[PDB]
RNA sequence: GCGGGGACGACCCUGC
Numbered sequence: 001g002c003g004g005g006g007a008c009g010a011c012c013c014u015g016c
Base pairs, nucleotide, nucleotide: 001016002015003014004013005012006011
C1' cells in the first nucleotide's frame, strides 16, 4: 500500500 469479514464506521478481526 491492496483485498475480505464484522448490518454501517473514524472501532475490531483477518489474507497479501